[PDB]
Shown are 794 nucleotides from a PDB entry: RNA (28S ribosomal RNA, nucleotides 3 to 659; 5.8S ribosomal RNA, nucleotides 9 to 165) from Schizosaccharomyces pombe. An Rfam search finds the family "Eukaryotic large subunit ribosomal RNA" in it.
Context: one part of a larger RNA, bound to proteins that are not shown
RNA sequence: UUGACCUCAAAUCAGGUAGGACUACGCGCUGAACUUAAGCAUAUCAAUAAGCGCAGGAAAAGAAAAUAACCAUGAUUCCCUCAGUAACGGCGAGUGAAGCGGGAAAAGCUCAAAUUUGAAAUCUGGCAACAUUUCUUUUGUUGUCCGAGUUGUAAUUUCAAGAAGCUGCUUUGAGUGUAGACGAUCGGUCUAAGUUCCUUGGAACAGGACGUCAGAGAGGGUGAGAACCCCGUCUUUGGUCGAUUGGAUAUGCCAUAUAAAGCGCUUUCGAAGAGUCGAGUUGUUUGGGAAUGCAGCUCUAAAUGGGUGGUAAAUUUCAUCUAAAGCUAAAUAUUGGCGAGAGACCGAUAGCGAACAAGUAGAGUGAUCGAAAGAUGAAAAGAACUUUGAAAAGAGAGUUAAAUAGUACGUGAAAUUGCUGAAAGGGAAGCAUUGGAAAUCAGUCUUACCUGGGUGAGAUCAGUAGU
RNA sequence: GCGAGACUAUGCACUCUGAACCUGUGGUAGGUCAGCAUCAGUUUUCGGGGGCGGAAAAAGAAUAAGGGAAGGUGGCUUUC
RNA sequence: GGAGUGUUUAUAGCCCUUGUUGUAAUACGUCCACUGGGGACUGAGGACUGCGGCUUCGUGCCAAGGAUGCUGACAUAAUGGUUUUCAAUG
RNA sequence: AAACUUUCAGCAACGGAUCUCUUGGCUCUCGCAUCGAUGAAGAACGCAGCGAAAUGCGAUACGUAAUGUGAAUUGCAGAAUUCCGUGAAUCAUCGAAUCUUUGAACGCACAUUGCGCCUUUGGGUUCUACCAAAGGCAUGCCUGUUUGAGUGUCAUU
Numbered sequence: 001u002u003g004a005c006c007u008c009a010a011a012u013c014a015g016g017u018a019g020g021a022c023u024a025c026g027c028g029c030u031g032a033a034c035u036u037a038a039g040c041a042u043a044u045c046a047a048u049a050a051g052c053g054c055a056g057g058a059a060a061a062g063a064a065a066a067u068a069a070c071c072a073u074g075a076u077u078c079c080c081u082c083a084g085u086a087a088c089g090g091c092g093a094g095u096g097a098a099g100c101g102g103g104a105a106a107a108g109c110u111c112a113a114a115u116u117u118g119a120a121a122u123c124u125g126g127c128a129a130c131a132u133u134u135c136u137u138u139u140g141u142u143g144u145c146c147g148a149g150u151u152g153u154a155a156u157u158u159c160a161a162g163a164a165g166c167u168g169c170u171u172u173g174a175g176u177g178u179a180g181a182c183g184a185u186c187g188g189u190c191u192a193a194g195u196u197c198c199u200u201g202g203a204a205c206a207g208g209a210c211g212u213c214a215g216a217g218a219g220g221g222u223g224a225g226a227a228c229c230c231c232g233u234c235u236u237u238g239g240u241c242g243a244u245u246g247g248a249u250a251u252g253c254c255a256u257a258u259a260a261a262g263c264g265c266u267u268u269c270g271a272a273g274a275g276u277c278g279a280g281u282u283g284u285u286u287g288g289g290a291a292u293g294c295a296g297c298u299c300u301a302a303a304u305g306g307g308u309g310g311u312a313a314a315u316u317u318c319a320u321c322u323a324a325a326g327c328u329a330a331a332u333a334u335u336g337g338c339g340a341g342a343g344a345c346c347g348a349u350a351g352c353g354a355a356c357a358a359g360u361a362g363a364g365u366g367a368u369c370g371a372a373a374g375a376u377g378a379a380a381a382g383a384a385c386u387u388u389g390a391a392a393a394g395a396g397a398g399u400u401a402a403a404u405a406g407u408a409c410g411u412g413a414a415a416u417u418g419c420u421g422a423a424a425g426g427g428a429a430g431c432a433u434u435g436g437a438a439a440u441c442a443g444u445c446u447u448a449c450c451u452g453g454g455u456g457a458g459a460u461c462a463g464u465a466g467u
Numbered sequence: 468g469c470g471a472g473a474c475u476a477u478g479c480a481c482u483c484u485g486a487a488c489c490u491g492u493g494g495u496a497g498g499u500c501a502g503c504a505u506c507a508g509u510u511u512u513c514g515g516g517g518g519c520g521g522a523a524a525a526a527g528a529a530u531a532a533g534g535g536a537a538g539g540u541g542g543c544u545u546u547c
Numbered sequence: 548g549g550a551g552u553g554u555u556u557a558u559a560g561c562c563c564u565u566g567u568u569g570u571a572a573u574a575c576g577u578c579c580a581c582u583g584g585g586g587a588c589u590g591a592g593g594a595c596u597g598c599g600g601c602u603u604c605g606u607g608c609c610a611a612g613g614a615u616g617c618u619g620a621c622a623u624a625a626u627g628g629u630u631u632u633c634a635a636u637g
Numbered sequence: 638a639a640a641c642u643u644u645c646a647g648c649a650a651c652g653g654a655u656c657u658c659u660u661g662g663c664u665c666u667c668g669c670a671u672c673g674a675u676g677a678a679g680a681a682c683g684c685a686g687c688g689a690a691a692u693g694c695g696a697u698a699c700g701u702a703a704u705g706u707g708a709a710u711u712g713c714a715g716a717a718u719u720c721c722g723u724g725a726a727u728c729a730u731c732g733a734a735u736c737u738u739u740g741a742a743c744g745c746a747c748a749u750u751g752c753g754c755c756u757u758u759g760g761g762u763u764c765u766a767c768c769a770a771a772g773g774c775a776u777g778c779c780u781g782u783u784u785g786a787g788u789g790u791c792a793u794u
Base pairs, nucleotide, nucleotide: 002792003791004790005789006787007786008785009784010783011782013781014780015779016778017777018776020672025056026054027053028052029051036043040090066073067072077104078103079102080101087095088094108327109326110325111273121153122148123147125145126144127143128142129141130140131139162269164267170261173254178248182242183241184240186238194210195226196209197208198207199206211228212227213217219231220230221229278299279298280297281296282295283294284293305322306321307320308319309318337669338668339667340666341665342664343663345662346661362369363368374658375657382409385396386395387394388393410656416650417649418648419647420646421645422644423643424642425641431637432636433635434634435633436632437631438630439629440628441627454489465477499620500619501618502617503616504615505614506590507589508588509587510586511585512584513583514582515581516579517578518577519576520575528568530566532564533563534562544551599609600608601607679739680738681737682695683694684693686713687712701733704729705728744752745751753774754773755772756771757770758769759768760767
């Protein structure tokens, strides 16, 4: 001086990635008071509302540092039960779990601690080639070089074990198109039957007569209640596409398949997570009671140690688990979103605030607040034209089944009002009782049944014959 | 269908009987309201007769025997 | 032309006791299963059955376990109902 | 006697009850898992022959491509250069595109259509000014690259 390494920068460096929204359900943090206690402070409301962070189709939890105390059980979750129980509580008001048992669903695993040391066996990136595709949009393979990495990437192991050695054992993953079928489906239809007659009506989809289909008499539409007019409803196959070794002789064949697992005797072994466990203390929380979980601070471990065994402590036994690292379907949740089928629900002051151009009009500086409002008719056939009027309009006309449906439109109540009629009335009116007056309403009688009287015609009646 | 009872059905019974129909302002007439009578239930009001009771009412009348005082004053007398 | 006495029936009368004609009447009280009229309201029930009475002794009669009978008028009247209004009372 | 007041009725008003209806609500159940820096949710401004609110869409603007259907749309039209047809329709569906200004919102701002920078390509005399177009320029973090820094630690000269 350069280079190496370490640490630390910069770049519109090459390639990525996060944020915002949705919050019904999910995992956390933070965190009230109203309220109840017939006052009230602990308590309760409530580990709730509001506030903050963070996810998924589910989340969280999860393969025991779990139960028990049995003849034992055996990850998690959810349901029923345990149980309004044990327990907590100014033991007041109130609060309140768990083991077993039954059931739904079931599934099991990965690391760190080991010397590959006769061979970093591992990985990312660039470049190139070759494949591949829900896909020119996707996803890889090989080669090469550079980086990463020994301050440790792989491989055997994870305690249920297991590894290293002694000795004995069998042997397996991928393309083509059939039939059987199966996800999006379809040129989507073989899928059935009255639009005959009469009456009413503007209209037949009504009533009547005569027919029909029914694996279809769900529903809706159509000028009024339509199985047969229309859409459908019901029933049942044949054209594709893709998952297509998912199953079959899955044949027909690829050529995976030469070295990796199973038990088997003997050994010596068998690494197992630390400011963590545990102890004290403070706060909080719990049904958890001389601390159930969580958190701060102080102290701070061990190696048959350590945790748990629901009354503090010392000791001795016993049982059971194996923390301080990690993943995981199902059974469970779902007032959000999307799609679908329903209802002893509401029926326009109801039902969402909103059946209607509704989170709209409108208000407020703003946060926010927030309505009212459905119906002519089968069809506009939405009233030509004439006339009066400055016009709006009126009157004739017209359309209609209806204008006692004219858009200020179905029906069209009450309050309230005009006109007409009736009646009453000397500082209220209304009501009750009783009658007058006036107005108005009902008797339909003496029908039926029986007998008598008049004439009339007629398959002629009591006892019998037979069946 | 044997004993008794109901029914339909073939005929007979062939008409003072039985069955449908015609008429009459046919009968019982049917509402509404009156009136009276004879009853029943309730009630109000007015009479008549009788029995019994009492101090077997009290009185009273007519009659026979008593007592008494107020006088109509019969009489007496202020004076016709 | 009348006002005052002073004697117990006179030409009147009254009071109080006893006799009959007494079974006096009458009033009042009480009772009659004695009797005669006037007025009003009601007529529930619906074959029969009962208790009574009377009987010519009988499924007869009665006023006896609840009204019948006899007449008449009306029948666009009357009676009922309704409405309005008035009067009287509240 | 009227007028007036009061009640009732008819008719006419006023008003919108009632009844009948109902492409709406409410509630239950079944099924499904899909937002965003490849720029979402939301906001603004625009787009039709005649269109303001809603639907839709984005200067390719009530839409383009593609697929299916197969004669409409409709208030007026217009278009019969089509209707035995790659062709009507605000039709259905949907695998390609377009997709303004914004917004987490990203050059810096923003009560501003305010103020810059970079690359390339064009215009006007202009390799340096100006104009236009296209493409770009936020932050944190990760792997890797390059260029460095250190009286951090070293080897060789």

Method: cryo-electron microscopy, resolution 1.94 angstrom. The entry became public in 2024. The entry has 40 different proteins, among them Large ribosomal subunit protein uL4A, Large ribosomal subunit protein eL37B and Large ribosomal subunit protein eL39. The reconstruction used 820,453 particles. It comes from the structure "Non-translating S. pombe ribosome large subunit".